[PDB]
Context: bound to proteins that are not shown
DNA sequence: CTATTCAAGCCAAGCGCACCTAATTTCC
DNA sequence: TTGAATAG
């Protein structure tokens, strides 16, 4: 130094998720105007809820569907 | 140009092997 | 650390 086995750690590497997070857009509230009032109209800020996008982008074609940031 | 000034995607959860350390026996 | 914009 090296081989086995038993406990506790730890580290890689890949794989299965999940809640956020940026943003756009629609709706609500807020805020200005008109008005007795539903309601219209302006701004588009500030939050909440959805549906979308999220490395540029390339596959593929009903599919628990697949690749994009690492090494050499 | 110099010197400054901004700002940049995230924690939580479970698994499989591989390899290390750490301690113990017992041989090479 | 590093794309980058901006004041001067």
């Nucleotide at each position: 130094g090296g081989a086995a086995a038993u406990u506790a750690g730890g580290u890689g590497c890949g794989c299965u998720u999940g809640g956020c997070g940026u943003u756009u857009u629609a709706g609500u509230a807020c805020u200005c105007u008109g008005g007795a009032a539903a309601c219209a109209g302006a701004a588009u800020c500030u939050a909440c809820u959805a549906a979308a996008a999220c490395a540029a982008g390339g596959c593929a074609a009903a599919a628990u569907g697949c690749c994009g940031u690492g090494u050499u």